23S ribosomal RNA from Escherichia coli: 36 nucleotides with solved positions.
The entry is indexed under 70S, SECYEG, protein translocation channel, RIBOSOME-PROTEIN TRANSPORT complex.
The PDB entry is titled "Structure of a non-translocating SecY protein channel with the 70S ribosome".
The reconstruction used 39,000 particles.
It was solved by electron microscopy to 9.5 angstrom.
Primary citation: Park et al., Nature (2013), "Structure of the SecY channel during initiation of protein translocation".
[PDB]
Context: bound to proteins that are not shown
RNA sequence: AAGGGUUCCUGUCCAACGUUAAUCGGGGCAGGGUGA
Repeated sequence: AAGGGUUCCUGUCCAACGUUAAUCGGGGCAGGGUGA
């Protein structure tokens, strides 16, 4: 590149969901962000 299409980052939250626990995550919640 292709393809994905926000999955990136921020504040937050843990019931279910990551082969476990789980404060954490691309999970729940919504915003902010791609300037010829």